[PDB]
Molecule: ZMP/ZTP riboswitch aptamer (pfl RNA motif)
Organism: Schaalia odontolytica
RNA sequence: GGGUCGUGACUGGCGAACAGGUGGGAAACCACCGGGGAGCGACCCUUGCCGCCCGCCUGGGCAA
RNA sequence: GGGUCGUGACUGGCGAACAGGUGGGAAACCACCGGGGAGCGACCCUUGCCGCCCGCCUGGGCAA
Numbered sequence: 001g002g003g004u005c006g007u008g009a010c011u012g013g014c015g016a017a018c019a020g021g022u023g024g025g026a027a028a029c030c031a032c033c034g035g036g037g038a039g040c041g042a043c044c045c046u047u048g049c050c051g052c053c054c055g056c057c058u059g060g061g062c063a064a
Numbered sequence: 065g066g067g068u069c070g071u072g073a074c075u076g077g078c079g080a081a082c083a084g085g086u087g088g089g090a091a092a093c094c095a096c097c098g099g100g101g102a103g104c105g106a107c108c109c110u111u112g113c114c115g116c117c118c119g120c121c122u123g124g125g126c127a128a
Base pairs, nucleotide, nucleotide: 001045002044003043004042005041006040007039010036011035012121013120014119015118020033021032022031023030024029046064047063048062049061050060054079055078056077057076065109066108067107068106069105070104071103074100075099084097085096086095087094088093110128111127112126113125114124
Other pairs, nucleotide, nucleotide, family: 008038tHS009037tHS009125cSS010115tHS010124tSS012028cSS017117cWS019034tWS028121tWS051074tHS053081cWS057092tWS060074tSS061073cSS072102tHS073101tHS076092cSS083098tWS
């Protein structure tokens, strides 16, 4: 980097522009619902990073 | 991504190739020393990522 399962902050106000709706508030918020959502975790896949001046060889670590 | 301060796994065996040295082991390790070292954390700098069909506006979150 790709995948799956989770988790997830943040999800506001105005406008005939209408992914917002209802109720509150009075500022840009609160509650419920709806719809989004980067990141974070694990595992898969894949690929890179670290000891050495060089060659052969045997192991580990880490990140995306 | 850049910077600083920390932390930091991993730092093996053989060779006239000599960032390794000494002592042990007997396999590719252990101890001390020497020299490296990716990553991880914080902060700085810088820049990106997230709610919206679109415009104006006011806030937050997150990553490198």